[PDB]
Context: bound to proteins that are not shown
DNA sequence: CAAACACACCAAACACAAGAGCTAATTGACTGGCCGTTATCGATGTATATATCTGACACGTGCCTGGAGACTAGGGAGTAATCCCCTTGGCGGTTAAAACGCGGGGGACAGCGCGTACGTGCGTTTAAGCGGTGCTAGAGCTGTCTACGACCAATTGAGCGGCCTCGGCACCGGGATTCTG
DNA sequence: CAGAATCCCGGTGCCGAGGCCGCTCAATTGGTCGTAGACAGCTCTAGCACCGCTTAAACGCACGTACGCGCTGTCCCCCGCGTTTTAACCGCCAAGGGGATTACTCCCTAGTCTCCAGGCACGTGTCAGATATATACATCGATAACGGCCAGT
DNA sequence: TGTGTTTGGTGTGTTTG
């Protein structure tokens, strides 16, 4: 007792 | 010609893109104006430190006054003899004097009662001292010069003395007369 | 009213106050010189004067008894006089002390130029204090660095 | 990046009044 976001991995 | 609907075309948007599950890491606003706090720069000091000038004390030098040194001039203080004035000393006689006794009057003394003068004490009034401010009469300290006295020479007569001189006074006497008791 | 004191008039004669004459020394005059001090001038401080003030002191009054005084009794002692003893006084005489003077001598001391001891004035120095300039810390005021919000981007 | 739909207006066409 907490945000927005992106990426990798898995059946 | 104008209005009705239909078709083809063009132009404009909506929503969807399986079920999920785990892990990691990037982003952590920013110039400017303005008010509000606070740090800094500045003035206006009063306190303390240091420098200049003035005052009191200290050591030192000094100008001035009075004191002290060597030497001198010349006379003041001072031996050694002398004179003889005068003092101390002596024996003697006269009688003025001092001391001793006595009577008893003078007054010196102790004591007392009395009057009021000056003492101790108080309250009121006076003006004696303070001190403060002020003026100046008159004492006091710098300086002229001639009026004055000290000193010196020469002169000479005023003053101290010696020596007769002689009369003012004491002394002695007889007597009349105040005063005391 | 006795009688002791005193003053009075008078005579004697001496010693001391005085006139005259001599002659030292000291008083006068003329003259020279130094300086005493009378005077002329400038300075200033105790005395004197006025004033307001504090309070030191004098004074009038009340009143008590201390003490200054007048009077008394009496006995202590001093005077006045008489008697006795003696030394104050005067005189003649003597030795020689010592006071005054003298010539002469020593060396004292007043005086001068010089220069010390004291004392009162300055001169430099020091410590202490007052006034002044300067550094420092403190209160207060202004700018403004620092804190922090709100705005637009 | 892509597929699959809707709506709404313009131009041409035919019929009507």
């Nucleotide at each position: 007792a907490a945000a927005a976001u992106u990426a990798g991995c898995u059946c």